[PDB]
Context: bound to proteins that are not shown
RNA sequence: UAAAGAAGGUCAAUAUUG
RNA sequence: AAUAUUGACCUUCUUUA
Repeated sequence: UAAAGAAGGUCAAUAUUG
Repeated sequence: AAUAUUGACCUUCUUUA
């Protein structure tokens, strides 16, 4: 450098409600 | 406002070439 997977963040949206 | 979810982008980690 390329493939797959994972964690967090930001963005758009959806769901559950208050 | 809070929780949860899907996708994209970014940083990084993991298993490989």
Solved structure of RNA, 35 nucleotides shown. Bou-Nader et al. published it in Nat Commun in 2025: "Structural basis of double-stranded RNA recognition by the J2 monoclonal antibody". The structure was determined by X-ray crystallography at 2.85 angstroms resolution and released in 2025. The PDB entry is titled "Crystal structure of monoclonal J2 antibody bound to dsRNA". It was solved together with J2 Fab heavy chain and J2 Fab light chain. Crystals were grown from: 0.15 M malic acid pH 7, 0.1 M imidazole, 22% v/v PEG MME 550.